[PDB]
The RNA has 22 modelled nucleotides. Released in 2016, the model rests on X-ray crystallography data to a resolution of 2.83 A. It comes from the structure "Enterovirus 71 Polymerase Elongation Complex (C3S4/5 Form)". Crystals were grown from: 0.085M MES pH 6.5, 25.5%(w/v) PEG 5000 monomethyl ether, 15%(v/v) Glycerol. The 2016 paper behind the entry is "Structural basis of viral RNA-dependent RNA polymerase catalysis and translocation".
Context: bound to proteins that are not shown
RNA sequence: CAGGUCUCUCUC
RNA sequence: AGAGAGACCU
Numbered sequence: 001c002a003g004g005u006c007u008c009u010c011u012c
Numbered sequence: 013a014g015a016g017a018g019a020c021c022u
Stems, first nucleotide, its partner, number of pairs: 002022010
Other pairs, nucleotide, nucleotide, family: none
């Protein structure tokens, strides 16, 4: 140690 | 509503 997306997991 | 992660594209 960026911009985003999708999905999953754990909470409350 | 908050915390993980994986994957995709640059």